An RNA structure (Pro-tRNA) from Bacillus subtilis subsp. subtilis str. 168, in which 77 nucleotides are resolved. Bound small molecules: proline (PRO). The depositors describe the entry as "B. subtilis ApdA-stalled ribosomal complex". Morici et al. published it in Nat Commun in 2024: "RAPP-containing arrest peptides induce translational stalling by short circuiting the ribosomal peptidyltransferase activity". Among the 44 different proteins in the entry, which are not shown, are 30S ribosomal protein S15, 30S ribosomal protein S12 and 50S ribosomal protein L5. The structure was determined by electron microscopy at 2.3 angstrom resolution and released in 2024. An Rfam search finds the family "tRNA" in it. It is annotated as a transfer RNA. On this family, see Hou, Trends Biochem Sci 1993: "The tertiary structure of tRNA and the development of the genetic code". Its Rfam clan is "tRNA clan".
[PDB]
C1' cells in the first nucleotide's frame, strides 16, 4: 500500500446477519443474612451503541468517511 473484521454500562460480551425492544455476566450500591463478615439471595443505579455524515416514516442494526485495535495479502526466474 490493498482487502477484511471488530469498536455497545466501570470491565468482558450478546443484540447487527432478516430496521421498530438498549440487554447479559462480573464490578458498584441498597436490602436480606450473621455477633460481624464472606459467600449466597432479592432489588436498584449506571449507556444511547467509537466519532461524523448518509438512506429511511424510523438506524446499535443498512451505506460512507474518519479514528483506534486486530487479521490476511503484497516481485521474479
Ligand atoms: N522457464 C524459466 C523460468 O521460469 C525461463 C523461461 C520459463
Nucleotide at each position: 500500500c490493498g482487502g477484511g473484521a471488530a469498536g455497545u454500562a466501570g470491565c468482558u460480551c450478546a443484540g447487527c446477519u432478516u430496521g421498530g425492544u438498549a440487554g447479559a455476566g462480573c464490578a458498584c450500591a441498597u436490602g436480606g443474612u450473621u455477633u460481624g463478615g464472606g459467600a449466597c439471595c432479592a432489588u436498584g443505579g449506571g449507556g444511547u451503541c467509537g466519532c461524523a455524515g448518509g438512506u429511511u416514516c424510523g438506524a446499535a442494526u443498512c451505506c460512507u468517511g474518519u479514528c483506534u485495535u486486530c487479521c490476511c495479502g503484497a516481485c521474479c526466474a